Context: one part of a larger RNA, bound to proteins that are not shown
Formats: sequence, C1' cells, structure tokens
RNA sequence: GACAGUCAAGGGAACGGACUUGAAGGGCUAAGCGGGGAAAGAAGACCCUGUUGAGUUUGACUCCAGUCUGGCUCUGUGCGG
RNA sequence: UUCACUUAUCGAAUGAAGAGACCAAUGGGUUUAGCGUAGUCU
RNA sequence: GGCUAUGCACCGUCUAGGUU
RNA sequence: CCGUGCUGUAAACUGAACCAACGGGA
RNA sequence: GUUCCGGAGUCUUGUUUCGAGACAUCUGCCAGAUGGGGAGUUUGGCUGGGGCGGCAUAUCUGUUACACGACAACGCAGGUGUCCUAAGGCGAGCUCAGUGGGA
RNA sequence: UCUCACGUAGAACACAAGCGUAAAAGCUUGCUUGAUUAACGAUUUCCAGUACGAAUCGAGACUGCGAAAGCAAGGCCAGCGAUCCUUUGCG
RNA sequence: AUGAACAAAUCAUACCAGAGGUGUCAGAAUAAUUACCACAGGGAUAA
RNA sequence: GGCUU
RNA sequence: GAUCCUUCGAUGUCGGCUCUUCCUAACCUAGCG
RNA sequence: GCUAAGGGUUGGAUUGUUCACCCACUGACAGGGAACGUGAGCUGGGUUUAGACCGUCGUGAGACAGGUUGGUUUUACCCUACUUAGCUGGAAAUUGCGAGAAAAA
RNA sequence: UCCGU
RNA sequence: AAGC
Repeated sequence: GACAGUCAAGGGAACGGACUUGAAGGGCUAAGCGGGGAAAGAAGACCCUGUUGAGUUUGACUCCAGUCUGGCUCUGUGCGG
Repeated sequence: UUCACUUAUCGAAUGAAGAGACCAAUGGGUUUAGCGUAGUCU
Repeated sequence: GGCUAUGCACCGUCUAGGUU
Repeated sequence: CCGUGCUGUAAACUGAACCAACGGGA
Repeated sequence: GUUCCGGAGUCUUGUUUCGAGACAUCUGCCAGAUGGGGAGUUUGGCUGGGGCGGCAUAUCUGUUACACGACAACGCAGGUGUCCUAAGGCGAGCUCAGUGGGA
Repeated sequence: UCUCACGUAGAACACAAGCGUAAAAGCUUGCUUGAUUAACGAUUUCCAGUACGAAUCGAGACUGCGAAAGCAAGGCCAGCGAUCCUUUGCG
Repeated sequence: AUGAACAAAUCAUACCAGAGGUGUCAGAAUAAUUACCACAGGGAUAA
Repeated sequence: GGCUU
Repeated sequence: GAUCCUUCGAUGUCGGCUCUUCCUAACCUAGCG
Repeated sequence: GCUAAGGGUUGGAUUGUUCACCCACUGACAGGGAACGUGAGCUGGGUUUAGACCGUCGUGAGACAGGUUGGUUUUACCCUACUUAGCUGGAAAUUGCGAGAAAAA
Repeated sequence: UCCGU
Repeated sequence: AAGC
C1' cells in the first nucleotide's frame, strides 16, 4: 500500500487522476531531484459542545478531625461562713 | 463556698539503698481496756 | 441480768543515745 | 539541762580504703 | 567445741521515698463555639463562535402582516408584578376641550 | 371668578396603547357593600383540543339602588403559581 | 369519620374550602481557576 | 480557498 | 469588513535567503505629437 | 500628451520585521500575481507551551491582543514532473494477402 | 542500340 | 512527351 498516476479551460462540496470540450502520449530501462500526489507519522494539544473528568483556591453549598469552653462522672474525710 | 486531712488520682527519682517516733496526744486497746468518779441502759 | 454507752482521771503500749 | 541521730571540710595543681577486729555467754 | 549475742540502739494503727491532692497535668459521656487542616458536590439557558452585555426566559397594545383565521428575527415603538371602601353598585341632575362679545 | 352665544367630542375614563361612549360609559351628587354566597351547570381563548391565568352565557340563596321596567355576583380586555409539607375554617 | 380486644378524657390523623412559593414563572437546594492539564466528539462552531 | 463587501 | 460553503481519525504560521515564470494602469531605455 | 511589457530596475546604518526614514551610486533606482509563489529547500530573529523577574489587576489560586530573559524544526528507497544516460519494435501504427512513390513513361 | 531530343 |  482502495484502484491508479500527461495537461489547458469549464462546471462541481466554490483548488479534478477519473466528468464535458480540446491538446499531447511507441514500449522497456540506469543515475539524480525535491514541483505535485491538498504525500507519511498521531481518533487536533488551539476553539466550541456534553446535565464528562481531574489538580488547585476561597469571604460557594453540605459536612469531618484538631483546639477551646460548660455540665455530669471519676469522688472520699473533718472544721467554718 | 475557705480552711485543714490523706487513702483515691496525678507528677518525679531510684539498681524502690537508710521514713517517722522514742522529745509522748485532740492517739490505740477485752488478743497492749487494767482500774476509779458521775449519769444513763438489760 | 452475763454487762454496755457517754464524760472526765490514773495505768499499759512507751525504751536508747553524738554533742552542750 | 539543751540537742536530735550526730565519727571527716588535706583539697590550693589526681595517695590508700571490701571479703570484722575485738568483747561476752551456753 | 561450736554456735549464739554486742560491735552495728529499739519500735511500726503497715504506706519505697519526695511533691501536689479530692483540685487536677485525671477517666468516660453529653452540649456549644471555632475550624480549606481535610472530604463530597455544584458552578442555568438563549446567543450570526464562545465570553462581556442584554433578555423575552411568564405577560399586554400598536406595528412587522400580505382586506377570513394563522404567521418569525439579540425585528421596531412602548408597557406589566402595582393601585382603589371608592377610583366598586345604582338612581337623579348636568355637558365637556375650546372660541367670540361684556364687567 | 361672574354673564351670554356657539361648540359631533377635538376633553375625560388610576396606569401603556387600541377600540368604545353625549339627557352617557364623562362631571356633581344621594343611598349602599353583587368586590358575598353560589348544589363538581355549560363554554371561549392557549391547545395535545391537557392544565394554569383571564373571560362569556346561566340556575339557587340572601341582598343593594330605583316610582318602574331594569341594572349589579368589582374597577371590560395585562396585574400571576403544581405534588409533598406547615397552618386556619367547616363538618 | 378513625386510632383494629373493649370503654372514657387528652393527643394525633382523615374528608371538604382557603393561606404561606417556586419571576429559570408546567415549579433541582448551588462559587472560582488551570500556561501542569484530561477524555468523548464536532467543520452542526471560532483562529 | 470562495461570495459579497 | 460581512458571511460560515469545504477542512478539527490535522492541508505545518511571519520575515529573510535562493530560483523560475507571468501581468501593466511605462521609473529608465526606444519612437512620435 | 500617444505608441510600446523587448531588455533593465543597485549597496549600506538602526529595527525580527513587511513598511518607513537616512547616507551613497546610477540612465533608473516603477507597481503587482503565482495557496498573502517558495519549511520531506534552509534559517528560527518574531509569534504561541512547561522555568523565572517587573508593572497594573485579583482576598486567593491566578490573569494581561503589557514589557523582559531561556527554550528538540522528523521521513523519499514508491508514482508522476523535470534533468542527463542506454536498448528496441513499428504505416490496417504489431493483424490482411487491404495494393496510393513530391519516381520513370 | 542507347545517348541526346 | 518534336522533328531524331
């Protein structure tokens, strides 16, 4: 790694390899190159949606430890007011 | 509620290593109550 | 009736010693 | 008569100290 | 001979000793404050993207609106959550806003 | 302020606007409490032909005004609220 | 009318008609931040 | 990128 | 600016450097008036 | 004023710049399109993560189309396009035997 | 015969 | 494209 793979204009999900009308194109090869294949890579991390999350804050709602305070209990025996 | 007590309780030290009295009560006794005085009880 | 209770008195428990 | 358990303040330049002597009895 | 007394005081209403002490540095149970130190959960909608703003989010009139009825926009111009024992009910008697002439 | 003539509503109806109204529906005035109760009557608007709010035609009681026929169960049409729970009245 | 074994007095409950309210008005009891950030999607929606 | 501006 | 038609299981974003090509409403060069 | 797009249209200081401005040369230092041409062509100064400082804002955690400093740039060996480099069929453009000569006479 | 007409 |  769908199948494929030459262009110009047109129209079209408004930038076609495949459709319309033109213009090229005999087959098979070796080394390069980086114009196009809106080339590959990863269920867009930006933005929005969901009666989906998590980390953190507080003068959000509802609570819990910790600290302070009162009562009782531990708790008896004598002298005064 | 304020004063005193010590046995509950709490704190510290120690290898639980020497507390207190004998100096005498507002102390204890029938197994350290023995004996008087005065009331009361069977 | 065998003896208690309360208050006070005596008795027993009840005895030592550095130093001055 | 007080006293209240009583034996030592060398140290100012570093000693030693135990595992009873002694006395009395039946 | 070999033991026992003293040397090395005796005793115990008993506590190892010291300090506190029926308070509390103490036990348990109730009650009230405080408490992001910590736990759980939430943080509307519409919208010429979302946020900010605003509401049309319930509700009335005129218009948009096209001669039955119906008819939308964060379309246009305005209203409403109250007030009144009379500003409600009825009978009677009057005629208002304004203009001209006069004292 | 008083007086006369004209004066189709050009004013006023609590409040926005529209509609309506002249011996009145406006202004003044006299008496009043139909702003009550009303057997689960029927209906319109929204609409699913469900409710809520608002509104229309009625039957019964007790009444108000008026000589009378009559008119009035608020102020025409916007001004309001489920289950559960609390609370009051009735029987 | 009831409180179920029966009776009395309190108390509670029931049937019927109102009142206390939900303005997000056919009616949950509700504050922020993330540039350390996450998941399911969206060309229904921005750069 | 396109349309209108 | 307006809009929201394509793309959110992704079409790599400003400037410069490098290199080729095309346009005219002509700055220079070239002819006229 | 008209024709004419054939050939030309520079190098430097400051700034990440495009633009602008200044110095100097020149015949002259025109304006634009190509996915605002061009990142598997480069560079990475700007912008746009995590670190950190300031000013303003917030009680706070934190925010700022405000400033500042530091911050990984991946893959062609496939098809086509282009550049050079080789081999070989073919006129019914591979077949029919399907016959046309810029010839002669 | 061609070569040249 | 003759007389050749």